[PDB]
Context: bound to proteins that are not shown
RNA sequence: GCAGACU
RNA sequence: UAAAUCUGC
Numbered sequence: 001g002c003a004g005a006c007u
Numbered sequence: 008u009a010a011a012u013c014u015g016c
Stems, first nucleotide, its partner, number of pairs: 001016005007010001
Other pairs, nucleotide, nucleotide, family: 006011cWW008009cHS
C1' cells in the first nucleotide's frame, strides 16, 4: 500500500 | 465513527 473489525 | 485502536495479506 490492500482488506477486515471496532468506536 | 474518519482517524484512532486492533487483526489479515

Method: X-ray crystallography, resolution 2.64 angstroms. The entry became public in 2016. An RNA structure with a sequence from Escherichia coli, in which 16 nucleotides are resolved. Sample source: synthesized by IDT and enzymatically modified. The entry also contains Epoxyqueuosine reductase, not shown here. It comes from the structure "Crystal structure of epoxyqueuosine reductase with a tRNA-TYR epoxyqueuosine-modified tRNA stem loop". The entry is indexed under B12, tRNA modification, HEAT-domain, queuosine, oxidoreductase-RNA complex. Dowling et al. published it in Nucleic Acids Res. in 2016: "Molecular basis of cobalamin-dependent RNA modification".